This is an experimental structure of RNA, with 20 nucleotides shown. On the sample the depositors note: T7 TRANSCRIPTION OF SYNTHETIC DNA OLIGONUCLEOTIDES.

[PDB]
Context: bound to proteins that are not shown
RNA sequence: GGCGCGCGCC
RNA sequence: GGCGCGCGCC
Repeated sequence: GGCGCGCGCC
Repeated sequence: GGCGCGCGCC
C1' cells in the first nucleotide's frame, strides 16, 4: 500500500 | 458521508 474484519465520536 | 483508532492476511 492492497484486501478483509471491527470499534469510537460527529 | 466525515474524523479517528485497532487486528489479520497479502
Released in 1999, the model rests on X-ray crystallography data to a resolution of 1.9 angstroms. The 1998 paper behind the entry is "Molecular basis of double-stranded RNA-protein interactions: structure of a dsRNA-binding domain complexed with dsRNA". Protein in the same entry: DOUBLE STRANDED RNA BINDING PROTEIN A.